Source information: The depositors describe the entry as "Structure of the CC mismatch from the thymidylate synthase binding site 1 hairpin and analysis of its interaction with paromomycin". Solved structure of RNA, 20 nucleotides shown. The entry is an ensemble of 10 models.
[PDB]
RNA sequence: GGCCCGCCGAAAGGCCGGCC
Numbered sequence: 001g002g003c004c005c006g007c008c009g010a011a012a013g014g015c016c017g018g019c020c
C1' cells in the first nucleotide's frame, strides 16, 4: 500500500485477526 471474515445492541456505541 492492497485484499478478506466476525460479534453485542432498539438505536447509539464498542473490539481484533490473517495473507501478499
Stems, first nucleotide, its partner, number of pairs: 001020004006015003
Other pairs, nucleotide, nucleotide, family: 009011tHS009012tHS
About this RNA:
It was solved by solution NMR. The work is reported in "Structure of the cytosine-cytosine mismatch in the thymidylate synthase mRNA binding site and analysis of its interaction with the aminoglycoside paromomycin" (Tavares et al., Rna, 2009).